Solved structure of RNA (23S Ribosomal RNA, nucleotides 531 to 1365) from Haloarcula marismortui, 812 nucleotides shown. Method: X-ray crystallography, resolution 2.4 angstrom. The entry became public in 2014. It comes from the structure "The re-refined crystal structure of the Haloarcula marismortui large ribosomal subunit at 2.4 Angstrom resolution: more complete structure of the L7/L12 and L1 stalk, L5 and LX proteins". Gabdulkhakov et al. published it in Acta Crystallogr.,Sect.D in 2013: "Revisiting the Haloarcula marismortui 50S ribosomal subunit model". An Rfam search finds the family "Archaeal large subunit ribosomal RNA" in it. Rfam 15.1 lists 2,955 matches to the family in 1,139 species. Ions in the entry include magnesium, potassium, sodium, chloride and cadmium.

[PDB]
Context: one part of a larger RNA, bound to proteins that are not shown
């Protein structure tokens, strides 16, 4: 709990149900404090009315928390189920948009995804420091550690030019942070910074540009980040070696075996008849055929689009139906092999494998494509646009974001003023310009 | 072909011309000088399918349509409203807690009115802000409401109903007759209160009805016409009709106005958290202060912690009962720490440096088990 509605819950409150232990709260009356808030009733006004002003009054009330007294021991917490109230269409991934009629999972447990080496390039911490640091290896020992040697070499210690060749400020000037320092609200000195001059070297008749210049680095430990390479992990279809396969199946060859029974009646012969002859007629023998019937053995495989279709079966059963002396149909040997074979040719078959078998290597193959990448927190927080891409399901560069360092007083998301810029709206064309109407006067 | 008049246009016209938008400066604001801005170097990103609303476009017949653009939103934005709902309306949000608004709401379903003072609608019109989403158009309407302007009317208007519409005359032409009324012309005159040379049916042509004109009955408005409000007709589609639904009429409609109320995590306040920042300080380890001008957030950039293996040092527990499991008690925002019981019956931890085959809800993931 057999009258009732479906992301199953969060958060608050009933109800029922609780052995200790590991929580001891907790209800009820006064009463103390008392944030924003904020009355009623009464009395004055006012309004056609609902209603509203004014004072009673920032007063009474007011959440939390305390104190007194007085109660609970299934009593409060908690924990199980339910019941009521607000809110609520799961998770993850795809996507502009996911409760989705988009993808995944049947439940659970376990098991599953930034890792190493080298190089670059930052980054914090350490030690040296105009330096720095050792490699292989030697030696010693407590013998893979460790102490001591090894500086070979590496990168700094000058650059600039292709090169050949040449070769730079241990500081002239000027701002000026921090800090210092003065008799202080203002002078002074000011590393670091910041503008300059000036110096090497290339190009250079000449100008003029380019690179570099006042002494910081080397090493290691942690990380952040690139590039090889399996490079976060799984994820397909290829492609290439070497082998194993003709017990299926194709297709040949050796050896063997089969085909009730019946039709149909070719040459050929034979008799008789006709004919001079060729030869012609008849009847008859005679037994041919990639011949005819035919569920005989056997072989095939048309329609039923039946049955079966998690099957009796990974190709089956049933009825129909074709061939059945031949280019027949078969046992058993036996041969050809994978870009090869075999194919009365269907891209057929070559052991449930075929527009190129199989099996193990290559191999962790390679995808700009799906999918998946597993602990809490705290600050900041985007772009879904630009330019180049054999580019548009990818990438670089930039807009953006974030995160460290230097700098040291300004800055400009709003508005007002004022010096400039502008040809949309509107609106006009006797202002061009081009459409686009009549009617008249020579 | 000839300098008035007259009737129209422009994305690629222009004598003209905004709003607006943009360069720089001064002001004022607001920000910065210990939160260091403005900038300058350097690491590390995601990102280069978007999307919707409004303006304002270009294109299409149109699109829940294609491509711009500016600008707030959604993707990555809760919560309140909106029957339900990415981007419509409030609103940007730390916990907790008491107030009071916003949007929208006050017959019930539902918190708060069956609120006031007018007034319209009869159509269930309507109870639909926006919208693929709620349609309803040209054309209609003596449906009603209200507001005007012009004639007309007690010297009786306007309809009705009565009664008179006469005579010349049957007008003339035109015809067979053409009589008010086929048709051409003209359309005079009289008696009159008035009465057409007939305004319309009729008739073969006259009968014959009625129209103008006048007179009475009768009495109070009528007549034409402008403008406005709801509303009606126009109005056909497939399971069972709807405004969310019940249902509502001097409304629970609809339009002018007003009074009180309900209602968010917004805004106010009590107490705490984090985060920045300040004094103090080795150090927010503490203590005080400051935030009206700090608290949402996908990819991603920063940083502070939990747990898991083995190592080292250092120092604990364990047969007076370790680890695991089961069920229960306790702290932390949380990763996750601890305890008690009962099971188990040998091993286990803390700190502080390392270490890494370290953390699973997912991959038609593996496996084994139900």
């Nucleotide at each position: 709990g057999a009258u009732c509605g479906a992301g199953c819950g969060a958060c608050a409150g009933g109800g029922c149900a609780u052995a200790c232990a590991a929580g001891g709260u907790c209800c009820c009356u006064u009463g103390a404090c008392g944030a924003a808030u904020g009355a009623c009733c009464g009395a004055g006004a006012c309004g056609c009315g609902a209603g509203u002003c004014u004072c009673c009054a920032g007063u009474a009330a007011g959440a939390c928390u305390c104190a007194c007294g007085g109660g609970a021991a299934g009593c409060c917490g908690a924990u199980g189920u339910u019941c009521u109230g607000u809110c609520g269409u799961a998770c993850g991934u795809u996507u502009u948009g996911a409760a989705a009629a988009a993808c995944g999972a049947g439940c659970c447990a376990g098991g599953g995804a930034g890792u190493g080496u080298g190089u670059c390039u930052g980054u914090a911490u350490g030690g040296c420091a105009a330096g720095u640091c050792u490699a292989a290896c030697c030696g010693g020992a407590g013998u893979a550690u460790c102490c001591g040697g090894g500086g070979a070499g590496g990168c700094a210690c000058a650059g600039g030019g292709a090169a050949a060749c040449c070769g730079a400020c241990a500081u002239g000037g000027c701002c000026g942070c921090a800090g210092g320092g003065c008799u202080u609200u203002g002078c002074c000195c000011g590393a670091g910074g910041g503008c300059c001059g000036c110096c090497g070297u290339c190009u250079u008749c000449a100008a003029g540009g380019g690179c570099g210049g006042g002494g910081a680095g080397c090493c290691a430990u942690g990380u952040g980040g690139a590039c090889a390479c399996g490079a976060c992990c799984c994820g397909a279809a290829u492609c290439c070696g070497g082998a194993c396969g003709a017990u299926c199946u194709a297709c040949g060859c050796a050896u063997g075996g089969a085909c009730a029974a019946g039709a149909u009646g070719a040459a050929g012969c034979g008799u008789g008849c006709c004919g001079a002859a060729a030869g012609g007629c008849a009847c008859g023998u005679g037994g041919a055929a990639g011949u005819c019937u035919g569920u005989u053995a056997g072989a095939g495989u048309u329609g039923g689009u039946g049955u079966c279709c998690u099957a009796c079966a990974a190709u089956a059963c049933c009825c129909u139906c074709u061939c059945g002396u031949g280019a027949u149909c078969u046992a058993u040997g036996u041969g050809u092999a994978g870009g090869g074979g075999u194919g009365a040719a269907a891209g057929g078959c070559c052991c449930a494998u075929c527009g190129a078998g199989u099996c193990c290597g290559g191999c962790a193959a390679c995808a700009g494509c799906u999918g998946g990448u597993u602990c809490c927190a705290a600050u900041c927080g985007a772009a879904a646009c630009a330019u180049g891409u054999c580019g548009a399901a990818g990438c670089a560069u930039g807009a953006c974001c974030u995160c460290c360092g230097c700098c040291g007083a300004g800055g400009u998301a709003g508005u007002c003023u004022g010096u400039g810029a502008g040809g949309u709206a509107g609106a006009g064309c006797g202002a061009c310009c081009g459409a686009u109407u009549g009617g008249u006067g020579u | 072909c000839c300098u008035c008049c007259u009737g129209u246009c422009a994305a690629a016209c222009u004598c003209c011309a905004a709003a607006c938008u943009u360069a720089c400066a001064g002001a004022c604001g607001c920000u910065g000088u210990u939160u260091g801005a403005c900038g300058c170097g350097g690491g590390g990103a995601u990102u280069c399918c978007g999307g919707u609303g409004c303006g304002c476009g270009g294109g299409g017949u149109a699109a829940g349509c294609c491509u711009g653009u500016g600008u707030a939103c959604c993707a990555g934005g809760a919560g309140g409203g909106g029957a339900a709902c990415a981007a419509c309306c409030c609103a940007g949000a730390g916990a907790u807690a008491g107030g009071u608004u916003a949007a929208g709401g006050u017959c019930c379903c539902c918190a708060a009115g069956u609120g006031u003072g007018g007034a319209u609608u009869a159509a269930g019109u309507g109870u639909a802000a926006u919208c693929c989403u709620c349609u309803g158009a040209a054309g209609g309407u003596g449906g009603u409401c209200u507001c005007g302007a012009g004639c007309c009317c007690u010297a009786g208007a306007c309809a009705g109903c009565c009664g008179g519409g006469a005579g010349g005359u049957g007008a003339g032409c035109u015809u067979a007759g053409a009589a008010g009324c086929a048709g051409c012309u003209a359309c005079c005159c009289u008696c009159u209160a008035a009465g057409a040379a007939a305004a319309g049916c009729g008739u073969a042509a006259c009968a014959g009805c009625u129209u103008a004109c006048c007179g009475g009955c009768c009495g109070a408005g009528g007549u034409u016409u402008g403008a406005g409000g709801c509303g009606c007709c126009c109005a056909a589609a497939a399971u069972g009709a709807u405004c969310g639904g019940g249902a509502c009429u001097c409304a629970a409609a609809u339009c002018c106005a007003c009074c009180a109320c309900c209602g968010a995590g917004a805004c106010c306040u009590g107490u705490c958290c984090g985060u920045a920042c300040c004094a103090c300080u080795c150090a927010u380890a503490c203590u005080g202060g400051u935030a009206a001008u700090c608290g949402a957030g996908u990819a991603g950039a920063u940083u502070g912690g939990c747990g898991c293996u083995c190592u080292a040092a250092u120092u604990g527990g364990a047969u007076g009962g370790a680890a695991g499991c089961a069920g229960g008690g306790g702290c932390g925002a949380g990763a996750g720490c601890u305890c008690c019981u009962g099971u188990g019956g040998a091993c286990c931890g803390a700190u502080u440096a390392g270490u890494g085959a370290c953390g699973a809800a997912a991959a038609u993931c593996c496996u084994g088990g139900c």